[PDB]
Molecule: 18GAAA(52-MER)
RNA sequence: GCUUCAACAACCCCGUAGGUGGGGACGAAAGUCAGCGCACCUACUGGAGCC
Numbered sequence: 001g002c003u004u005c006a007a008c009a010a011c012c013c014c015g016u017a018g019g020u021g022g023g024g025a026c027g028a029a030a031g032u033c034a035g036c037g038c039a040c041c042u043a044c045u046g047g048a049g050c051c
Base pairs, nucleotide, nucleotide: 001050002049003048004047005046006045012037013035015044016043017042018041019040020039021038022036024033025032026031
């Protein structure tokens, strides 16, 4: 430099912070709220593997 992961976790799943598209509840609306158990993206952290 690249690729691929999340052991650590108060069943299992879930590394951290963001973002995009789209949801859930609530709201007349503006919008607000929640581990949004949907999809993906970016950067890091921590493993493993590789030029």